[PDB]
Shown are 31 nucleotides from a PDB entry: RNA. The entry also contains Restrictocin, not shown here. Crystallisation conditions: PEG5000, K-MES, KCl, pH 6.5, VAPOR DIFFUSION, HANGING DROP, temperature 292K. The work is reported in "Crystal structures of restrictocin-inhibitor complexes with implications for RNA recognition and base flipping" (Yang et al., Nat.Struct.Biol., 2001). Sample source: The sequence contains 14 highly conserved nucleotides among all living species. It comes from the structure "Crystal Structure of the Ribotoxin Restrictocin and a 31-mer SRD RNA Inhibitor". Released in 2001, the model rests on X-ray diffraction data to a resolution of 2.15 angstrom.
RNA sequence: GCGCUCCUCAGUACGAGAGGAACCGGAGCGC
Numbered sequence: 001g002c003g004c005u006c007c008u009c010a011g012u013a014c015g016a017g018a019g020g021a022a023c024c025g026g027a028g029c030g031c
Stems, first nucleotide, its partner, number of pairs: 001031007014019001
Other pairs, nucleotide, nucleotide, family: 008024cWW009023tHS010022tHH011012cHS011020tWS012021tWH013020tHS
C1' cells in the first nucleotide's frame, strides 16, 4: 500500500418509493 470483519461516526448528513451513507477516529483477519 490493498482486501474483509467489528466499534464509532450515526439513525447524523442526506432523503421523502417511510429509507439511510461516507470522511476522520479505534480494533481484528488476511494479502